About this RNA: Solved structure of RNA with a sequence from Thermus thermophilus, together with DNA, 38 nucleotides shown. It was solved by X-ray diffraction to 2.9 angstrom. The entry also contains TtAgo (D546N), not shown here. The entry also models magnesium ions. Entry title: Crystal structure of T. thermophilus Argonaute protein complexed with a bulge 6'A7' on the target strand. The entry is indexed under Argonaute, Bulge, miRNA, mismatch, DNA BINDING PROTEIN. Sheng et al. published it in Nucleic Acids Res. in 2017: "Structure/cleavage-based insights into helical perturbations at bulge sites within T. thermophilus Argonaute silencing complexes". Crystallisation conditions: 2.0 M Na-formate and 0.1 M Tris-HCl pH 7.2-7.5.

Context: bound to proteins that are not shown
RNA sequence: UACAACCUACUAACCUC
DNA sequence: TGAGGTAGTAGGTTGTATAGT
Repeated sequence: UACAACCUACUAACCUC
RNA backbone atom coordinates (compact mmCIF):
# COMPACT_ATOMS: atom_id res chain seq x y z
P U A 1 -0.10 3.38 3.58
O5' U A 1 -0.95 2.88 2.32
C5' U A 1 -0.69 3.36 1.01
C4' U A 1 -0.71 2.24 0.00
C3' U A 1 -1.96 1.37 0.00
O3' U A 1 -3.00 1.92 -0.80
C1' U A 1 0.00 0.00 0.00
P A A 2 -4.55 1.77 -0.41
O5' A A 2 -4.89 0.24 -0.72
C5' A A 2 -6.07 -0.37 -0.21
C4' A A 2 -5.83 -1.81 0.16
C3' A A 2 -6.57 -2.31 1.40
O3' A A 2 -7.90 -2.71 1.12
C1' A A 2 -4.29 -2.95 1.52
P C A 3 -9.11 -2.21 2.04
O5' C A 3 -8.76 -2.78 3.49
C5' C A 3 -8.85 -4.17 3.78
C4' C A 3 -8.29 -4.48 5.15
C3' C A 3 -8.85 -3.65 6.29
O3' C A 3 -10.09 -4.14 6.78
C1' C A 3 -6.50 -3.63 6.41
P A A 4 -11.28 -3.12 7.11
O5' A A 4 -10.80 -2.41 8.45
C5' A A 4 -10.59 -3.16 9.63
C4' A A 4 -9.80 -2.39 10.66
C3' A A 4 -10.35 -1.04 11.06
O3' A A 4 -11.43 -1.12 11.97
C1' A A 4 -8.02 -0.87 10.70
P A A 5 -12.74 -0.21 11.75
O5' A A 5 -12.32 1.21 12.32
C5' A A 5 -12.14 1.39 13.72
C4' A A 5 -11.20 2.52 14.02
C3' A A 5 -11.70 3.92 13.70
O3' A A 5 -12.58 4.42 14.68
C1' A A 5 -9.49 3.68 12.92
P C A 6 -13.59 5.62 14.31
O5' C A 6 -12.62 6.88 14.16
C5' C A 6 -12.74 7.76 13.06
C4' C A 6 -11.50 8.59 12.89
C3' C A 6 -11.69 9.92 12.19
O3' C A 6 -12.16 10.93 13.06
C1' C A 6 -9.85 8.79 11.23
P C A 7 -13.26 11.97 12.54
O5' C A 7 -12.40 13.04 11.74
C5' C A 7 -11.34 13.73 12.38
C4' C A 7 -10.49 14.50 11.41
C3' C A 7 -11.22 15.49 10.52
O3' C A 7 -11.50 16.71 11.18
C1' C A 7 -9.73 14.22 9.22
P U A 8 -12.72 17.62 10.68
O5' U A 8 -12.25 18.17 9.27
C5' U A 8 -11.18 19.10 9.18
C4' U A 8 -10.78 19.36 7.75
C3' U A 8 -11.85 19.94 6.85
O3' U A 8 -12.01 21.34 7.02
C1' U A 8 -10.74 18.18 5.73
P A A 9 -13.47 21.99 6.98
O5' A A 9 -13.69 22.30 5.43
C5' A A 9 -12.68 22.96 4.69
C4' A A 9 -12.85 22.75 3.21
C3' A A 9 -14.27 22.86 2.69
O3' A A 9 -14.69 24.20 2.51
C1' A A 9 -13.25 20.94 1.78
P C A 10 -16.18 24.64 2.88
O5' C A 10 -17.05 23.97 1.73
C5' C A 10 -16.93 24.43 0.40
C4' C A 10 -17.57 23.48 -0.57
C3' C A 10 -19.04 23.19 -0.37
O3' C A 10 -19.88 24.25 -0.81
C1' C A 10 -17.91 21.19 -0.85
P U A 11 -21.20 24.64 0.02
O5' U A 11 -20.75 24.55 1.54
C5' U A 11 -21.50 25.22 2.55
C4' U A 11 -21.44 24.51 3.88
C3' U A 11 -20.04 24.24 4.43
O3' U A 11 -20.07 24.37 5.85
C1' U A 11 -21.23 22.20 4.23
P A A 12 -19.86 25.81 6.53
O5' A A 12 -21.34 26.28 6.86
C5' A A 12 -22.28 25.40 7.47
C4' A A 12 -23.61 26.09 7.66
C3' A A 12 -24.36 26.35 6.37
O3' A A 12 -25.76 26.40 6.64
C1' A A 12 -23.70 28.42 7.34
P A A 13 -26.68 25.11 6.37
O5' A A 13 -26.32 24.68 4.88
C5' A A 13 -26.59 25.54 3.77
C4' A A 13 -26.35 24.81 2.47
C3' A A 13 -27.41 23.78 2.10
O3' A A 13 -28.53 24.35 1.45
C1' A A 13 -25.27 22.80 1.92
P C A 14 -30.00 24.24 2.10
O5' C A 14 -30.35 22.69 2.00
C5' C A 14 -30.36 22.02 0.75
C4' C A 14 -30.46 20.53 0.92
C3' C A 14 -31.48 20.05 1.94
O3' C A 14 -32.79 20.01 1.44
C1' C A 14 -29.43 18.94 2.31
P C A 15 -34.01 20.52 2.35
O5' C A 15 -34.23 19.35 3.40
C5' C A 15 -34.71 18.08 2.99
C4' C A 15 -34.52 17.03 4.06
C3' C A 15 -35.20 17.31 5.39
O3' C A 15 -36.58 16.98 5.40
C1' C A 15 -32.97 16.65 5.78
P U A 16 -37.60 17.86 6.28
O5' U A 16 -37.21 17.51 7.78
C5' U A 16 -37.39 16.19 8.30
C4' U A 16 -36.84 16.08 9.69
C3' U A 16 -37.37 17.09 10.70
O3' U A 16 -38.63 16.74 11.23
C1' U A 16 -35.02 17.01 10.86
P C A 17 -39.67 17.89 11.67
O5' C A 17 -39.13 18.36 13.08
C5' C A 17 -39.07 17.45 14.16
C4' C A 17 -38.28 18.01 15.32
C3' C A 17 -38.73 19.36 15.85
O3' C A 17 -39.85 19.27 16.71
C1' C A 17 -36.37 19.32 15.62
P DT B 1 -20.58 28.85 18.95
O5' DT B 1 -20.89 29.44 17.50
C5' DT B 1 -22.08 29.06 16.81
C4' DT B 1 -22.58 30.22 15.97
C3' DT B 1 -23.73 29.88 15.01
O3' DT B 1 -24.71 30.91 15.05
C1' DT B 1 -21.97 30.90 13.84
P DG B 2 -26.19 30.65 14.49
O5' DG B 2 -26.69 29.35 15.27
C5' DG B 2 -26.91 29.41 16.68
C4' DG B 2 -26.95 28.01 17.26
C3' DG B 2 -25.87 27.08 16.71
O3' DG B 2 -25.22 26.40 17.76
C1' DG B 2 -28.05 26.17 16.29
P DA B 3 -24.03 25.38 17.42
O5' DA B 3 -24.76 23.96 17.38
C5' DA B 3 -25.41 23.49 18.55
C4' DA B 3 -26.32 22.33 18.22
C3' DA B 3 -25.67 21.23 17.41
O3' DA B 3 -25.04 20.32 18.29
C1' DA B 3 -27.88 21.72 16.61
P DG B 4 -24.05 19.21 17.70
O5' DG B 4 -25.03 18.11 17.08
C5' DG B 4 -25.71 17.21 17.94
C4' DG B 4 -26.78 16.44 17.20
C3' DG B 4 -26.30 15.61 16.04
O3' DG B 4 -25.77 14.39 16.49
C1' DG B 4 -28.24 16.77 15.41
P DG B 5 -24.55 13.73 15.71
O5' DG B 5 -25.23 13.13 14.39
C5' DG B 5 -26.29 12.18 14.50
C4' DG B 5 -27.11 12.14 13.22
C3' DG B 5 -26.35 11.70 11.98
O3' DG B 5 -26.41 10.29 11.87
C1' DG B 5 -27.64 13.66 11.52
P DT B 6 -25.32 9.49 11.00
O5' DT B 6 -26.05 9.27 9.60
C5' DT B 6 -27.35 8.71 9.57
C4' DT B 6 -28.00 8.92 8.22
C3' DT B 6 -27.30 8.22 7.06
O3' DT B 6 -28.25 7.62 6.21
C1' DT B 6 -27.49 10.52 6.60
P DA B 7 -27.84 6.36 5.29
O5' DA B 7 -27.54 7.01 3.87
C5' DA B 7 -26.22 7.33 3.50
C4' DA B 7 -26.22 8.31 2.35
C3' DA B 7 -24.96 8.33 1.52
O3' DA B 7 -25.01 7.30 0.56
C1' DA B 7 -25.78 10.55 1.90
P DG B 8 -23.70 6.93 -0.28
O5' DG B 8 -23.71 7.97 -1.48
C5' DG B 8 -22.51 8.37 -2.07
C4' DG B 8 -22.63 9.79 -2.60
C3' DG B 8 -21.36 10.33 -3.20
O3' DG B 8 -21.28 9.96 -4.57
C1' DG B 8 -22.43 11.97 -1.81
P DT B 9 -19.88 9.49 -5.20
O5' DT B 9 -19.05 10.84 -5.28
C5' DT B 9 -19.48 11.90 -6.11
C4' DT B 9 -18.41 12.97 -6.18
C3' DT B 9 -17.01 12.43 -6.49
O3' DT B 9 -16.33 13.29 -7.39
C1' DT B 9 -17.00 13.59 -4.43
P DA B 10 -14.99 12.79 -8.11
O5' DA B 10 -13.82 13.40 -7.21
C5' DA B 10 -13.70 14.81 -7.09
C4' DA B 10 -12.60 15.17 -6.10
C3' DA B 10 -11.35 14.29 -6.15
O3' DA B 10 -10.21 15.11 -6.24
C1' DA B 10 -12.10 14.54 -3.93
P DG B 11 -8.77 14.47 -6.53
O5' DG B 11 -8.05 14.52 -5.11
C5' DG B 11 -7.82 15.76 -4.50
C4' DG B 11 -7.42 15.58 -3.05
C3' DG B 11 -6.35 14.52 -2.80
O3' DG B 11 -5.06 15.12 -2.74
C1' DG B 11 -8.05 14.62 -1.09
P DG B 12 -3.80 14.30 -2.18
O5' DG B 12 -3.80 14.62 -0.62
C5' DG B 12 -3.42 13.63 0.31
C4' DG B 12 -3.76 14.08 1.71
C3' DG B 12 -3.37 13.11 2.81
O3' DG B 12 -2.03 13.32 3.18
C1' DG B 12 -5.60 13.78 3.12
P DT B 13 -1.14 12.10 3.69
O5' DT B 13 -1.54 11.96 5.23
C5' DT B 13 -1.51 13.10 6.08
C4' DT B 13 -2.16 12.79 7.42
C3' DT B 13 -1.58 11.61 8.16
O3' DT B 13 -0.48 12.04 8.94
C1' DT B 13 -3.96 11.51 8.18
P DT B 14 0.73 11.03 9.27
O5' DT B 14 0.13 10.07 10.40
C5' DT B 14 -0.28 10.61 11.65
C4' DT B 14 -1.03 9.57 12.47
C3' DT B 14 -0.19 8.39 12.95
O3' DT B 14 -0.47 8.11 14.32
C1' DT B 14 -2.06 7.60 11.72
P DG B 15 0.49 7.14 15.16
O5' DG B 15 -0.11 5.68 14.93
C5' DG B 15 -1.35 5.33 15.52
C4' DG B 15 -1.68 3.87 15.26
C3' DG B 15 -0.51 2.89 15.41
O3' DG B 15 -0.95 1.73 16.10
C1' DG B 15 -1.50 2.61 13.31
P DT B 16 -0.17 1.21 17.41
O5' DT B 16 0.28 -0.27 17.01
C5' DT B 16 1.29 -0.47 16.04
C4' DT B 16 1.06 -1.78 15.31
C3' DT B 16 2.30 -2.37 14.67
O3' DT B 16 2.98 -3.21 15.61
C1' DT B 16 0.36 -2.55 13.24
P DA B 17 4.58 -3.18 15.70
O5' DA B 17 5.03 -4.55 15.03
C5' DA B 17 4.56 -5.78 15.55
C4' DA B 17 4.19 -6.74 14.43
C3' DA B 17 5.33 -7.07 13.48
O3' DA B 17 6.06 -8.19 13.98
C1' DA B 17 3.36 -6.49 12.25
P DT B 18 7.67 -8.14 14.06
O5' DT B 18 8.14 -8.04 12.54
C5' DT B 18 7.77 -9.06 11.62
C4' DT B 18 7.85 -8.56 10.19
C3' DT B 18 9.23 -8.11 9.74
O3' DT B 18 9.98 -9.22 9.30
C1' DT B 18 7.49 -6.65 8.93
P DA B 19 11.13 -9.83 10.25
O5' DA B 19 12.47 -9.60 9.41
C5' DA B 19 12.65 -8.40 8.67
C4' DA B 19 14.11 -8.18 8.32
C3' DA B 19 15.00 -9.41 8.41
O3' DA B 19 16.12 -9.24 7.56
C1' DA B 19 15.41 -7.94 10.26
P DG B 20 17.36 -10.27 7.64
O5' DG B 20 18.30 -9.65 8.77
C5' DG B 20 18.73 -8.29 8.68
C4' DG B 20 19.54 -7.89 9.90
C3' DG B 20 20.65 -8.87 10.29
O3' DG B 20 21.82 -8.16 10.64
C1' DG B 20 19.20 -8.53 12.12
P DT B 21 23.25 -8.90 10.69
O5' DT B 21 23.23 -9.67 12.08
C5' DT B 21 23.22 -8.94 13.30
C4' DT B 21 22.97 -9.87 14.48
C3' DT B 21 23.67 -11.21 14.40
O3' DT B 21 24.89 -11.17 15.14
C1' DT B 21 21.42 -11.37 15.28